[PDB]
Context: one part of a larger RNA, bound to proteins that are not shown
RNA sequence: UACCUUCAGCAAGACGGAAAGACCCUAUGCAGCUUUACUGUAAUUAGAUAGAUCGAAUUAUUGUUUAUUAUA
RNA sequence: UAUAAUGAUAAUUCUAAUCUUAU
RNA sequence: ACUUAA
RNA sequence: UUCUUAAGUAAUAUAUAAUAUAUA
RNA sequence: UAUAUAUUAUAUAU
RNA sequence: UAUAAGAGACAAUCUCUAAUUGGUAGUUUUGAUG
RNA sequence: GUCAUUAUCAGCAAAAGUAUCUGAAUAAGUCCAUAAAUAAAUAUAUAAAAUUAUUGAA
RNA sequence: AAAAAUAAUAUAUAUUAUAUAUAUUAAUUAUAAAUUGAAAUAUGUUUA
RNA sequence: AUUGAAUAUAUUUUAGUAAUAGAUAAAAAUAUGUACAGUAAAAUUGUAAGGAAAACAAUAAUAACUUUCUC
RNA sequence: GGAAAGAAUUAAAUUAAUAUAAUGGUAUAACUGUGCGAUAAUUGUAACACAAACGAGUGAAACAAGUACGUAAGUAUGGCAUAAUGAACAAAUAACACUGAUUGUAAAGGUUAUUGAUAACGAAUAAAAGUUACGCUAGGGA
RNA sequence: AGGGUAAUAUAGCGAAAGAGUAGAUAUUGUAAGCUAUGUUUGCCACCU
RNA sequence: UCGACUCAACAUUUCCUCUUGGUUGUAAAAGCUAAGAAGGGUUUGACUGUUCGUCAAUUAAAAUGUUACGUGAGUUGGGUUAAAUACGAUGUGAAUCAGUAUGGUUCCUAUCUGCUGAAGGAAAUAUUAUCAAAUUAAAUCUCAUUAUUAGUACGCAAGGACCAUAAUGAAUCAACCCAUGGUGUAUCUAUUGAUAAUAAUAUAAUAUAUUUA
RNA sequence: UUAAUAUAUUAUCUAUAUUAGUUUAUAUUUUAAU
RNA sequence: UAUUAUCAUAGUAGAUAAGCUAAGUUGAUAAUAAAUAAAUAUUGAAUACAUAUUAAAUAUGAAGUUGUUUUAAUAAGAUAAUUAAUCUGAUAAUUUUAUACUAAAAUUAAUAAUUAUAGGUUUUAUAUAUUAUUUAUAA
RNA sequence: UUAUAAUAUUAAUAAAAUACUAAUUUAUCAGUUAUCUAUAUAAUAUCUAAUCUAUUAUUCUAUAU
Numbered sequence: 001u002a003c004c005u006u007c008a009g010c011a012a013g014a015c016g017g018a019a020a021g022a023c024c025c026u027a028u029g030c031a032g033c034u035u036u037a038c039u040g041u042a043a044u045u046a047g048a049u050a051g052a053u054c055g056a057a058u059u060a061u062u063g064u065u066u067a068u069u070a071u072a
Numbered sequence: 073u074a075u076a077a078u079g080a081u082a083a084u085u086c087u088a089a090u091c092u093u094a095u
Numbered sequence: 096a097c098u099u100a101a
Numbered sequence: 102u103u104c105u106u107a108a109g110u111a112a113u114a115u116a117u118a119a120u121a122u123a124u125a
Numbered sequence: 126u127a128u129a130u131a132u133u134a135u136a137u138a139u
Numbered sequence: 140u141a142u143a144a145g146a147g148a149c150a151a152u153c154u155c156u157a158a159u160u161g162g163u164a165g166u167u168u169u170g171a172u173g
Numbered sequence: 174g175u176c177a178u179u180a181u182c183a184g185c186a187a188a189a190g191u192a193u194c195u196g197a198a199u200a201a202g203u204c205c206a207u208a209a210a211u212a213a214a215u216a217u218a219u220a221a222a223a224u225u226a227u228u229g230a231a
Numbered sequence: 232a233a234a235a236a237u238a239a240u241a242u243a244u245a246u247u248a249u250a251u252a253u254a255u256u257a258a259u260u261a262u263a264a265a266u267u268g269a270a271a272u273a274u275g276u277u278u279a
Numbered sequence: 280a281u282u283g284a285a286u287a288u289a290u291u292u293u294a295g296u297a298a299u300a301g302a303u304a305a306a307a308a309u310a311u312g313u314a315c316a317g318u319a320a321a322a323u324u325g326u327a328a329g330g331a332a333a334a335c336a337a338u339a340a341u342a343a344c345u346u347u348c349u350c
Numbered sequence: 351g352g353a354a355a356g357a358a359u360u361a362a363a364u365u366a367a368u369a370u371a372a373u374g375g376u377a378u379a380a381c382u383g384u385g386c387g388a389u390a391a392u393u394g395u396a397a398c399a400c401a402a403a404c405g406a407g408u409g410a411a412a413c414a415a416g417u418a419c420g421u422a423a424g425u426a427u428g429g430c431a432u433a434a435u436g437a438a439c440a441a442a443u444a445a446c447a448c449u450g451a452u453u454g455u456a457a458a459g460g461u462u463a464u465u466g467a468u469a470a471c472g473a474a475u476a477a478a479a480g481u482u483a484c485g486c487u488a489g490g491g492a
Numbered sequence: 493a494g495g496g497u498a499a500u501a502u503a504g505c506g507a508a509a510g511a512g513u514a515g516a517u518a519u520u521g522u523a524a525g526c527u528a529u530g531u532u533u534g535c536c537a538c539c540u
Numbered sequence: 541u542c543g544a545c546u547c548a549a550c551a552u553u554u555c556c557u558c559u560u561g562g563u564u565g566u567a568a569a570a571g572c573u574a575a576g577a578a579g580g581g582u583u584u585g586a587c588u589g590u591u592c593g594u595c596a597a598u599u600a601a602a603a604u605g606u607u608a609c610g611u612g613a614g615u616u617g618g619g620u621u622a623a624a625u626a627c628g629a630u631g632u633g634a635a636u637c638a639g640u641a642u643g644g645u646u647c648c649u650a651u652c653u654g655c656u657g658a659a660g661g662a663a664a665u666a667u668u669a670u671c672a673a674a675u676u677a678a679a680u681c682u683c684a685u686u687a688u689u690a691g692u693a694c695g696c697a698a699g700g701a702c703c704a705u706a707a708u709g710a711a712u713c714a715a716c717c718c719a720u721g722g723u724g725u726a727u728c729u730a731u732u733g734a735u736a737a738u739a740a741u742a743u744a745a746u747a748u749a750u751u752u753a
Numbered sequence: 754u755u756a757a758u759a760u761a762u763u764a765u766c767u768a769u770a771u772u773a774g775u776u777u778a779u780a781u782u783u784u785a786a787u
Numbered sequence: 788u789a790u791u792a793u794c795a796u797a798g799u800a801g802a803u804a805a806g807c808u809a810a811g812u813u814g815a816u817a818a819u820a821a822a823u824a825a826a827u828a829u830u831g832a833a834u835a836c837a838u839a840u841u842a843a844a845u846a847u848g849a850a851g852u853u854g855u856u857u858u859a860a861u862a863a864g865a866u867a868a869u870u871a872a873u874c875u876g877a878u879a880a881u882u883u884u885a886u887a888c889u890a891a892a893a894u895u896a897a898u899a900a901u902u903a904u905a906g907g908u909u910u911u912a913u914a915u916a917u918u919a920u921u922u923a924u925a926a
Numbered sequence: 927u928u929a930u931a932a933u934a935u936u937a938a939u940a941a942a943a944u945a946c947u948a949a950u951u952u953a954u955c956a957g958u959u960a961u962c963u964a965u966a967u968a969a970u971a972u973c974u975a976a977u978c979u980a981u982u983a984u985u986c987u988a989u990a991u
Base pairs, nucleotide, nucleotide: 003661004660005659006658007657008656009655010654012653013652014651016648017647022540023491024490025489026488030485031482032481033480034479037166038165039164040163041162044158045157047155048154051153052152053151055086056085057084058083059082060081061080062079063078064077065076068074090146091145092144093143094142095141097109099107112139113138114137115136116135117134118133119132121130123128124127125126169177170176171175178201179200180199181197182196183195202471203369204429205428210262211261218227219226220225238256239255240254241253242252243251244250268293269292270291273288274287275286276284309388312386313385314384315383316382317381319365322338323337324336325335326334339360340359341358344356345355346354347353348352349351367376368375370434372432373431374430392415393414394413395412398409399408400407404472417426418425419424441465442464443463444462445461446460448459449458494538495536496535497534499533501529502528503527504526505525511519541619542618543616544615545614547610548607549606550605551604552603555581556580557579558576559575560574561573562572563571583597584596585595586594587593624642625641626640627639628637629636630635667868668867669866670865671864675860677858678857679856682710683709684708685707686706687705688704694699711816712815713814714813715812716811720809721808722807723806727802728801729800731798732795733794734793735792736791737790738789739788740787742765743764744763745762746761747760748759749758750757768781770779771778820853821852826847827846828845829844871958874957875956876955877954878953879895880894881893882892883891904948905947906946907944908943909942910941913938916935917934922931923930924929925928926927
Other pairs, nucleotide, nucleotide, family: 007887tWS011012cHS011650tWS014613tWH015608tWS018646cWH019020cHS022621cSS027487cWH028474tWH029486cWH034633cSS035037cWH035632cWS037478cSS038161tHH042160tHS043159tWS054150tWH065074tWH066075tWH069074cWW087148tWH089147tHS089149cWH098108cWW107108cHS110139cWH120131tWH160162cHS166478tHS167479cWH168480cWH171194cWS172174cWS180371tWS184192tHS186191tWW200433tWS202469tHS204310tWS205310cSS206208cWS206391tWS214239tHS215240cHS217218cHS224253tWS271290cWH275285tWW277283cWW277284cWW278282cWW278283cWS299301cHS302384cSS304316tWS305381tWS318379tWH319363tWS319366tSS329333tWS330332cHS330333cWH341342cHS343357cWW363377tWS364376tHS366379tWW375380tSS376379cSS389418cSS390416cWH390426cSS393427cWH396411tHS397410tHS414427tWW420422tHS420423tHS436468tHS436473tSS437468tWH440466cWW450456tHS450457tHS468473cWS475477tHS480634tSS490492tHS493539tWW498499cHS498500tHS498530tWS500530cWW500532cWW506524cWW508521tWS509521tHS510520cWS512518tHS514564tWS515565tWH516521cWS517520tHS518562cSS530532cHS537538cHS542589tSS546611cWW554556cHS555578tWH556600cSS559825tWS567694cSS567698tWW568693cWS575825cSS576824cSS577850cWS581601tSS582602tSS588592tHS589618cSS598602tWH599601tHS600683tHS611614cHS623644tHS631633tHS631634tHS658888tWS658889tWS672862tWS672863tHS673862tHS674861tWS676859cWH680817tHS689703cWS691692cWS691700tWS693700tHS695697tHS695698tHS717719cHS717809tWH719811cWS721810cHS724804tHS724805tHS726803tHS726938cSS741786cWH766783tHS767782cWW769780cWH783785tHS804939tSS809810cSS809811tHS817855cSS817856cSS818855tHS819854tHS822851cWW823849tWH825848tHS830840tWH830843tWW831842tHS832838tWH834836tHS840843cWH862863cHS869959cWW880949cSS883885cHS884892cWS885890cWS894949tWS896945tWS896949tHH903946tWH904945tHH911940cWW912939cWH918933cWS945948cWH979980cWH981982cWW982983cSS
């Protein structure tokens, strides 16, 4: 300030409703990605006549000492 | 420090080691 | 390709 | 009688001994 | 150090 | 099994053991400052 | 771009203690040892072992 | 005739007492290595 | 009689020449123990080179108590 | 009465010096000089306190063994005091004489002493950086 | 965004050194003083 | 969430309009400064996402603020807020930037309060029909130019008024449709193409009634 | 059946040909209109 | 042959009645009055003088205030009738002067005396676009 | 053929007039001024007591149909 109950409408408030409008900080939390972060590791490259299935000849270089071995 | 005795390296050769294609 | 045999 | 094995076969193929050729 | 063949010697494919 | 060709004691495989790696995994990356 | 542990003063209010990204002309993770020795009482020629005698002196 | 202290040295023996007795009175600024400087030590010497 | 002074040698001695000479005391050197002992520093006033700045010297008071000397 | 030489006393001083910052202390010196010495910068028990969550830290009486200095009384278990530091695991060295896995010896373990630092300094492991504006979950809007 | 603050910002007041042909106060008012607002830039973190 | 659109309410620390004090520095006119005063009023356009700002043309004036820097359950989505892409820088790299550029997804039927407008019930100093006062809630409140006073007062001149009135406008508001303009799925007219229908005659067939025994 | 009237009702179709199919166009058939 | 209709944006183009509307029309900006703000004054002391008064008395003064004008809502008050075959409202019907539904307003006459609400009908006009030739007529 | 009277016509929309159609079977609801006090006026009306009679409510007497 306001007699009681509505109807058509507007959308200023009910920090209006749903989607959790958007962002930050924690977790000795998760996931993807990167790399010269740390650990592994597929492929790749190597050795084992001082391992195997699996053996031999010849030539040319060079290591080493037999009998002996410089040169000074 | 090698004619000799051995090794290392490189290269070539052979094979019922092994391995790959075709009928 | 055949002869005996499993 | 789609098979195996054991002894020999008709023809398809190998080594060394002999046929007969030139370098010694 | 090596030619080409009848027939034979041992191991195999039909 | 066979023939024909090729490689050939190289190289392939089994064992082991060096190199190397975002190729591939599992993890970490304190608190206040910035 | 730094801080993380320790010591001293103030803040700390006359026992002790007392904080923050509070001030320091702030300091500390130490330093000093095997080395200045050795001789310093039996003496000196010649004789003793009563610690001496000899040696200018009763 | 011979001395009568502290201490030190030598010798010795008393005490489950680093003490006593006799003796003497040392040294106290030093330590290897020096043909070359300076000293002291003998027989000739000239020499008194 | 010596003695002597000078030469020669053998042995020996001196010369290795080195700081403190005071229980040292605030120049530099041994930063832990013990015993004994002492007191720094600045500033001021002077002094060869020497000046702000080098090194030395001087800068508080004796009442009381002893020993000695003396009127 | 006067004068020397002592003993010293009083005032002042800790502003110099202290092995090293700052604070407290120091002349009765803890500062400085000096003789011995170099010993206590040793060994086995450590009460009791201070401090304190723990773990650690600090002062220290007393008993015993031996040293150095001192005539003696006595003093010395590092430095006038307060910083000068690091757990346990696992390794390593020495001593001890404790146990030796059937017995004997070993091996190995234990006790005592000692060494290397985890500085984010009570130290996760021997061994480890970034990015997300594609992002996800549990929370707080510390 | 709200809440606190008022350093900053804005505004006034006191005093008046100086300009204003002359005279600080028509206008003007430069360092300093006293306050006001919570519109600015910041500060705090009660409230994403 | 910054700006824009829409609607604004409030304050006065007054930009204009009214009253007034001061001004060697108010002769007049135009001004400067200050006191009262919130009734009314307070802009269109180019650039820019822009609030701002620089200009152009107007105006009496183009005042400053508060309202979650009013207002997105009222509209917009230009800036700024993710996913795509490129450039310059940083980084070895992923990627990053109080950098630049193109593009880019949020919606809601109103329960309560409040408001705009309608109605019903009711208690009526006790009925009904009608006319109605004081009150209450709001609206309104204005401002330019020209002319006369008067070329006068004032001024050496240049310039040039206060005090008043009238007229024409601006801006806002309210009502109205005689006229004008628009509309006018009333209506009328013209016309393009396709299709369908009624009426006329024409032809044909059904049904009722006859002009041949 | 039925000729002209009174009128009334209903309809202006179908079907063949033009070389395979659809359209049309014209002939032929039908009353099958402007 | 003559009329008619549907569909194509109302298929299309030229007009157009009522109503609504502004580009149009009309009016207003609500006085006269009363208190004041700032400010301008008379007489006049406490305080010889001075002073408009923050003394007593006496005056001016604003687009602001009170008011006035305009529109809502209220009905204090006033006139009249009061149990009625023509007392007051409602339901109902035909409707706009009104309108979302409501609410408001007009008419519900058919009569021993008078009422037009909507449609239809008739006149007079408007629109449309031909039009004396065109009209129906009379004479 | 004249003459006639400044012409004719259809949709639609006003303005007026006209009961031609529908307002229509005459119904069903609600209202019609309350209370108290004081004044002014107006209208209406007596009650109590006593006695007796007419009617009825316990119970007794004999107690069952």
Molecule: 21S mitochondrial rRNA, nucleotides 1941 to 3293
Organism: Saccharomyces cerevisiae W303